Context: bound to proteins that are not shown
RNA sequence: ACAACCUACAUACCUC
DNA sequence: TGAGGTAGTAGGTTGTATAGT
Numbered sequence: 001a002c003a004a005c006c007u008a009c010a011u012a013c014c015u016c
Numbered sequence: 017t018g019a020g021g022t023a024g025t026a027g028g029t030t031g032t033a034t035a036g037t
Stems, first nucleotide, its partner, number of pairs: 002031008013021004
Other pairs, nucleotide, nucleotide, family: 010023tWW012022cWW
């Protein structure tokens, strides 16, 4: 690197 | 902490094969 995935920004932004 | 989602930037992960004899 392939494959599947995490967190921060983020109680963000859009939506109802 | 309201909760569903699509888009980014910056900084991360585990699962796979891999010999030897």